[PDB]
RNA sequence: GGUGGGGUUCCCGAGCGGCCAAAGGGAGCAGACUGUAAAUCUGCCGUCAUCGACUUCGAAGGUUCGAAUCCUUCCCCCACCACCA
Numbered sequence: 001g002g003u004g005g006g007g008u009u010c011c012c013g014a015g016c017g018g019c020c021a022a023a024g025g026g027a028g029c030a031g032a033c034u035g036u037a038a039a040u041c042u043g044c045c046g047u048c049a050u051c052g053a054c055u056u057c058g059a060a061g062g063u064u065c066g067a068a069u070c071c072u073u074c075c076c077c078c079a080c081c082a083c084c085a
Stems, first nucleotide, its partner, number of pairs: 001081002007075001011025002018065001028044005047053002058074005
C1' cells in the first nucleotide's frame, strides 16, 4: 500500500437527522455530617451570562431546515488482508 469495524470535555462512558456541552460514572470543587479527618450524601463542573447568548465529537470540508449520528479528506488506531511454485 487493500476493506471491515472505531475516535465521545482529564479518565470511564451511553447517544435517536430533531431533545447531545451530551448525560450515566470518575477526578475536581464546594456545603452538611464530625473533636478534625476518611467515607457517604448533597450542590458547582465549556464560555460568560437570568433565560438563554454562544463553542466543541481526532483536524477539516460537504450533505441537510438541522449532524456527535449519513458522505469523503487528513489521520490516530486492533481484528483482517498483498507473489510463488
This is an experimental structure of RNA (TRNA-TYR), with 85 nucleotides shown. Among the 48 different proteins in the entry, which are not shown, are 50S ribosomal protein L18, 30S RIBOSOMAL PROTEIN S12 and 50S ribosomal protein L14. It comes from the structure "Structure analysis of ribosomal decoding (cognate tRNA-tyr complex)". Crystallisation conditions: 4% PEG20K, 4% PEGMME 550, 100mM Tris/HAc, 200mM KSCN, pH 7.5, vapor diffusion, hanging drop, temperature 293K. Method: X-ray crystallography, resolution 3 angstrom. The entry became public in 2014. Ions in the entry include magnesium and zinc. The entry is indexed under RNA, ribosome, tRNA, translation, mRNA. An Rfam search finds the family "tRNA" in it. Gene Ontology term of the family: triplet codon-amino acid adaptor activity. Rfam's curators write: Transfer RNA (tRNA) molecules are approximately 80 nucleotides in length. Their secondary structure includes four short double-helical elements and three loops (D, anti-codon, and T loops). Further hydrogen bonds mediate the characteristic L-shaped molecular structure. tRNAs have two regions of fundamental functional importance: the anti-codon, which is responsible for specific mRNA codon recognition, and the 3' end, to which the tRNAs corresponding amino acid is attached (by aminoacyl-tRNA synthetases). tRNAs cope with the degeneracy of the genetic code in two manners: having more than one tRNA (with a specific anti-codon) for a particular amino acid; and 'wobble' base-pairing, i.e. permitting non-standard base-pairing at the 3rd anti-codon position. Primary citation: Demeshkina et al., Nature (2012), "A new understanding of the decoding principle on the ribosome".